[PDB]
C1' cells in the first nucleotide's frame, strides 16, 4: 500500500416504520 | 425517535504484497 471481517455515542444518501 | 440498504472516514481484528 492493499484485500476481507467487527464496532452504539464519526458522516449523510436513499427506504420503510412508532 | 426506531429500523432496512447504502457513501466517505475511523477503530479493532485476520490476512496478502
Nucleotide at each position: 500500500g492493499g484485500u476481507g471481517g467487527u464496532g452504539a455515542a464519526g458522516u449523510c444518501g436513499c427506504u420503510c416504520g412508532g | 425517535c426506531g429500523a432496512g440498504c447504502g457513501u466517505c472516514a475511523c477503530a479493532c481484528c485476520a490476512c496478502c504484497c